[PDB]
Context: one part of a larger RNA, bound to proteins that are not shown
Molecule: 23s ribosomal RNA, nucleotides 1257 to 2013
Organism: Acinetobacter baumannii AB0057
RNA sequence: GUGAGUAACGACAAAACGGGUGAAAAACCCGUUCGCCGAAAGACCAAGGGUUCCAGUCCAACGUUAAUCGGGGCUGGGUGAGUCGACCCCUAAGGCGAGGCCGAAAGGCGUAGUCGAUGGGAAAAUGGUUAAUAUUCCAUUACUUCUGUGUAAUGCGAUGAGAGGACGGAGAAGGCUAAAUCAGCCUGGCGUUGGUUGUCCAGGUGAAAGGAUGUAGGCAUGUAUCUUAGGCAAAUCCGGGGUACUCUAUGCUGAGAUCUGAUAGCAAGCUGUACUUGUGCAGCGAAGUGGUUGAUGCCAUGCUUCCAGGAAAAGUCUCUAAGCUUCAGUUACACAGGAAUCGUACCCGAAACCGACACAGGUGGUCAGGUCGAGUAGACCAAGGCGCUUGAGAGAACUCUGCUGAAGGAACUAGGCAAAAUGGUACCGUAACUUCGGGAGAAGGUACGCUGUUGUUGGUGAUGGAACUCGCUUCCUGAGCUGACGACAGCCGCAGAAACCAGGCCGCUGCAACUGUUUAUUAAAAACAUAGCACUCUGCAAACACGAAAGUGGACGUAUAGGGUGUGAUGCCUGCCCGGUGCUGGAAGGUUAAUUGAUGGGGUUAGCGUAAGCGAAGCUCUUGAUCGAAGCCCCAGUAAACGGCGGCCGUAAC
RNA sequence: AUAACGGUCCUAAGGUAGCGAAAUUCCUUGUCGGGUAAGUUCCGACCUGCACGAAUGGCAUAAUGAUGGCGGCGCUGUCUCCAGCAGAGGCUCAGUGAAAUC
Ligand code: OIY
Numbered sequence: 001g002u003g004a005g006u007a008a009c010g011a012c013a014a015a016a017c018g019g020g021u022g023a024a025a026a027a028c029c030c031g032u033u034c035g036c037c038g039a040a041a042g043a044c045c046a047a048g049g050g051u052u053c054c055a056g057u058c059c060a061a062c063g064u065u066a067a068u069c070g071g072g073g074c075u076g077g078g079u080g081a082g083u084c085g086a087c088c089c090c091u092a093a094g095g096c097g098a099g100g101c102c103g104a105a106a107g108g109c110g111u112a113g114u115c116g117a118u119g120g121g122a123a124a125a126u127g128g129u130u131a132a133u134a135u136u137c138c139a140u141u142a143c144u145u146c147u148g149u150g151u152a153a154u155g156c157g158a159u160g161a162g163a164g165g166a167c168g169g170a171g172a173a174g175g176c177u178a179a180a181u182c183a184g185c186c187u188g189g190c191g192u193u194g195g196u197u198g199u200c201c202a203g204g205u206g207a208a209a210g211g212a213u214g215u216a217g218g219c220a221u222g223u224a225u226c227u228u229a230g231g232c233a234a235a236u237c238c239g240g241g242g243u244a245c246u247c248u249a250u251g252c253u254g255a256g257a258u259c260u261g262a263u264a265g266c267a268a269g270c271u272g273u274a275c276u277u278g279u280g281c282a283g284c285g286a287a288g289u290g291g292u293u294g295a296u297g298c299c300a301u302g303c304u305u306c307c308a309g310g311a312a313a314a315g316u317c318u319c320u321a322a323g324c325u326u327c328a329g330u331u332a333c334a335c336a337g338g339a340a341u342c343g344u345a346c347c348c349g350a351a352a353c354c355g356a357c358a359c360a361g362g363u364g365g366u367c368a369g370g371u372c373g374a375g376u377a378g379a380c381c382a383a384g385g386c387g388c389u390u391g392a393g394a395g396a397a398c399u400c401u402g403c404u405g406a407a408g409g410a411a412c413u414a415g416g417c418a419a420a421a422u423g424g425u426a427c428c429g430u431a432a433c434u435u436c437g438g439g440a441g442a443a444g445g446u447a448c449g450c451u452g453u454u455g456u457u458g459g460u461g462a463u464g465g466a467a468c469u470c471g472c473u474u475c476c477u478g479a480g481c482u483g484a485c486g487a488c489a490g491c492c493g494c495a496g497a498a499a500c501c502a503g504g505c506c507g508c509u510g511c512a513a514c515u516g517u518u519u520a521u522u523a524a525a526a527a528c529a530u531a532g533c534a535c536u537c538u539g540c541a542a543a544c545a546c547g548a549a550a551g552u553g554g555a556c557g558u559a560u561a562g563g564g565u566g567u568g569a570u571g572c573c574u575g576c577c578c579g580g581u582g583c584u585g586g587a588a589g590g591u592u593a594a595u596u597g598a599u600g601g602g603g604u605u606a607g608c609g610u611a612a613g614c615g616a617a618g619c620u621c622u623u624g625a626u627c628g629a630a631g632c633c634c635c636a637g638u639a640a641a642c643g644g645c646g647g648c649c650g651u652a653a654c
Numbered sequence: 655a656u657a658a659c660g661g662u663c664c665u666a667a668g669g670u671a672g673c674g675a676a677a678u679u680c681c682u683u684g685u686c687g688g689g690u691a692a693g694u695u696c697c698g699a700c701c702u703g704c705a706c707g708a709a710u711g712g713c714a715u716a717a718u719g720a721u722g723g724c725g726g727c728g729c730u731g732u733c734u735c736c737a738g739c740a741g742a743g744g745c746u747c748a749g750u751g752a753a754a755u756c
Base pairs, nucleotide, nucleotide: 001756008750009749015033016032017031018030019029020028034387035386036385037384042367043366044365045364048347049346052345053077054076055075056074057073058072062070063069082143083142084343085342086341088121089120090119094115095114096113100109101108102107124141125140126139127138128137144339145338146337147336148335149334150333151332152331153330154329155324156323160319161318162317163316168306169305170304171303174299175298176297179293180292181291182290183289184205185204186203187202188201189200190198210260211259212258217253218252219251220250223244224243225242226241227240228239230238231237256472266288269284270283271282272281273280274279307310353362354361369381370380371379372378390748391747392746393745398743399742400741401740402739403738404737405736407734408733411732416729424448425447426446427445428444433438435569449491450490451489452488453487454486455485456484457483458482459481460480464476465475466474467473468471492496504727505726506725507724508723509722510721511719512718516528517527532567533566534565535564536563537562538561544553545552546551570714571713572712573711575645576644577643580642581641582638583637584636585635586634589633590632591631600622601621602620603619604618607614608613646663647662648661649660650659672706673703684700685699686698687697688696
Other pairs, nucleotide, nucleotide, family: 002755cWW003754tHS004753tHH005006cHS005751tWS006752tWH007751tHS010357tWW013386tWS014034tWS014387cSS021025tWH022024tHS022068cWS025068tWS026390tWS027065tWH027066tWS036041tWS038040cWS038382tHS038383tHS040042tHS040383tWW046348tHS047350tWW051079tWW054131cSS059070tWH061072cWS063358cWS065390tWS067389tWW071351tHS077132tSS078079cWH081344tWH082123tSS090313cSS091117tWH091312cSS093116tHS097112tHS098111tWH099110tHS102549cSS103106tHS117119tHS119311cWS120314tWS122144cSS124135tSS125208cSS129134tWH130132tHS141209tWS155329tSS157322tWS158160tHS158320tWH160233tWS164315tHS165314tHS166313tHH167312tWH172302cWW173300tWW177295tWH178294tHS186286cSS204287tSS206290cWH208262tHH209261tHS213257cWW214256tHS214472cHS215255tWH216254tHS221246cWW221249tWS222245cWW234320cSS235319cSS247249cHS265288cWW268285tHS275277tWS307309tHS308310tSS324327cWS346352tWS347352tSS350363tWH355359tWS373377tHS397744tHS406735cWW409730tHS409732tHS410416tHS410417cWH410418cWW410730tWH412732cSS413415tHS420729cSS422503tHS423502cSS429443tHS430442tHS431440tHH432439tHS434437tWS435437cHS435715cHS461479tHS462478tHS463477cWW493495tHS511526cSS513716tWS513717tWS514530tHS518525tWH519523tHH519524tWH531568tHS533640tWS538542cSS539558tSS540557tWW540558tWS540559tHH542555tHH543554tHS543562tWS547549tHS547550tHS567709cSS569715tHS573708tWS574709cWH577666cSS578641tWH579643tHS592629tHS592630tHS593628tHS594628tHS595627cWW596626cWW597624tSS597625tHS598624tHS599623cWW605616tHS606615tHS609612tHS639642cHS644667tWS652656tWH657658cHS657659tWS664668tWW669670cHS669707tWS670708tWH671707tHS674701tWS675682cWH676678tHS678706cWS679681tWS689693tWS689695cWW690692tHS693695tWS708711cSS731735cWS
C1' cells in the first nucleotide's frame, strides 16, 4: 500500500443560555439556571514521584475532537522551625564480625563488639498574613533543655547492685468531656400569588496551649526499732528475720469542674481616604447565656475474668566501690547567653504512585455533620468537591441493559439456567429426629397510617426545706426537657413494613463429622488438613534434619517428651492367614574380602661335563596350603508391617 | 424345588459382623413395590457380589456444606408466542483515525 475514510474516541452523574476575549468558542473566563458525590467522587499523613506548585506569555508537536485552555513549550518566582519530621541516645528479628573454630583456594560459622525500626527516649497554642510557605513569618501568651558567672547550703562519685521502663485475649458498669440539637439573647426582614407585627422568617452568638488550687474515683495496711548463711567486692540501699504500734490510719496517684490566661478576633450599619479606584483602606458600631441527647474520646498501662500465660535496651530513681579533700563535684536561687544540620513546594480510591496510556484495576493509616435509622447499612442533603476531553441529529433490522404484559403456569431445558417470588418490628404458635446444644426465624398467624380523649412508668433535675465530720457534701419536695408501655373513640386510601432497605419454604437420599485449605489465570470438591485413635523409633552428646566440616535446629525440651507412618468427630465395632517381601530376635554349621604366604613349577649362572646335557647359591616370574568378619543359606516371632482371604460333585415322604 | 448334610483336590488361609445393580453390577433400562397419564433418573426391597467388606477401616449417625441425585408448594416471558415502551449502539453529518489478511 489493501482492509477504509471502515471500527473506535475508555464507566449511560447531564446539561442550557447571556456576556467577554479571540483569526476562529459545545469544551477557556464571568454570570444565571439544571444535575451528581457526600464513610467519598470531601479533608489529611506515610510510601512512591520530583517542580507536576504560582505568575506572565505561546499553540507547531503532546491532550483519542477544536482549544484562546492545560499536569504541553518558554521566562521568572516559590519551600523560613530549640517545640513538626529526620539527625541523635536505645535496643528486636536479622546482618557484619578483632581474636577464634572449620575448610583444596574462594570461603562457612561464631566470641568480645558493632550496626539494624516497623518499637522506647525533652518541649507550642490561638489568630493574622502571600499569587505561591506556615504549630516555621508577624501579634499575643507559653514550654523544654544546655552553657557561663555569682551566692547560700552540703560529701560527691559506675562499665557494678537493686527498682523502673515492661507490655496478652475478652467483657462489662460508673463518672465525665467533645460534638449535635432546642430554647434564650442580638441584628435584620414584612415578601411578584390567598394570608404573614407574629406562638412569624433569616443570620449571628460557646477562644486554645499554659499556669494556681484541688475533686469524684482507683492502688498499696503504714510507721519505728533491733538484727542478718543473700544481693560474686561494698552498701546508709534492696531481700530475709524478731518486737512495738497502726489500718477509723498513713501514703502514691488522679478525669472532669471553678479561677486565671481573657473580652481576642468578631455582624448589619455609620464617617471619611488615595482625588476616581467603582476599588481598596482607617476608625466607629450587639449579643456572647440556660436545657436535652451524648460518644469510637478521658479517668483507664484502671477493674473483672480466662488460658493459649502474653519484647529488649537506654533515658530515670536508690545504693555504694575504686577515687577527691577548706578542692572537685551535688542541691537551690539570681543574672546573661545558646539550642547546630537536613526535610518542609505539589500529587494521595490518584491525569503526578504500581499497571507500556491523562488505563472502569491495585495502594497502609487518620477525620468524617443533618433527617429518619441498631448502624460507619440505606434514601435525600450540609461543609467541600464535581458534570468523568469528541459532539449534533435520526428514532429501521439486529445487539446490550431495563419496565410492563391477555389466557395458561416448567408444557422450556441436560438441569427451573436466568428471571419471578420471600423479606421489618412486637406478640402467638411450631413436627419427625437428636450428640439434649440443636432442628428453629421450622412451618404458620395476628397487629402496624392519621386525629382525639385518657392511664402507668424511667432519667435528668432549677426554685425552696432540713442534716453536721460545714460544703465540688448527704436527704425531702418539685419547674422545665426527655425515654418506655397501655385502653378507648373517630378519620382517609386500592394499598399504612408505605419509597430506599429487607430470609423463599418443605419431603427423600449418596459423600465428607464439623470451622478451615487448595490447582494466582477453565477444576473449591467426595481432594488437603483437622480434634480423636493406633503402630513404631528415641535414655539425651536422644532419635531425626541441615552442613564438606565447625556447628545449628530438635530444645535452653527429657518417654504424660520428641520424630516417622497410617487412620480420621461420635455410636457399635474391627474376623482368618507369618507361605512371600520387610522388620525383630537367635544360631555358629556351609559359603565368602582385603591381609598372611606353606608348598610346587619356570627364567638367569658359578660349576660340571668331549659334546649332548646337567646345574647349587643369589636375585627373579608364577602358584596359593593355613588364618579371616559382616552378609547369604538355616530357626522362631511379628499384619492398626507391605500384603492375601479357592475349586469339583451329590443328598429329606409330590 | 432347595440343601440343615455329605464325598474329594489344592492352599499360609480360604471372607466373621455388617452391607449389597452401591461413587463398586458387563449382561442391564436385572425383578418386584411407590411416585407420574406416561419414570433408562429417584426412593424401598430382593442376593448367581462379572469385580463390597472391617484403621489403603466396615455399617450408621444429630448438626453442618455456594457438595451430587430425586420430588412438592408458591412464583413467574423458561416456554405456547411473543407485543409495547425507556436508555446505550447501530444509521446520517462534522473532527480524529486502527486491525488481522493479502
Ligand atoms: C461551580 C459553580 C459555583 C459553585 C461550585 C460548587 C454553586 C459555576 C460557574 C459557571 C462555569 C462552570 C463550568 C471544575 C470547577 C468546577 C466545575 C467542574 C463548577 C468549567 C471548568 C472545568 C475545568 C476546566 C479548568 C482552567 C483554566 C484556567 C484559566 C485561568 C484564566 N469542575 N463546575 N466548578 N461549578 N452551586 N460555578 N466550569 N480550566 N484566568 N486556569 N471544566 N459559569 O465540574 O461549582 O462548589 O456552585 O454555587 O461556583 O456555575 O468549565 O483551569 O470549575